Shown are 28 nucleotides from a PDB entry: RNA. Crystallisation conditions: pH 6.5, VAPOR DIFFUSION, HANGING DROP, temperature 293.0K.

[PDB]
């Protein structure tokens, strides 16, 4: 980078 | 509450 996962967070919408 | 998308970091595999 890539796939998964998660601390804090931003849009849309319902 | 939700469902899509997303910013800054964390952890695993590639």
């Nucleotide at each position: 980078g890539g796939u998964a996962u998660u601390g804090c967070g931003g849009u849309a919408c319902c």
Notes:
Entry title: CRYSTAL STRUCTURE OF A 14 BASE PAIR RNA DUPLEX WITH NONSYMMETRICAL TANDEM G.U WOBBLE BASE PAIRS. It was solved by X-ray diffraction to 2.1 A.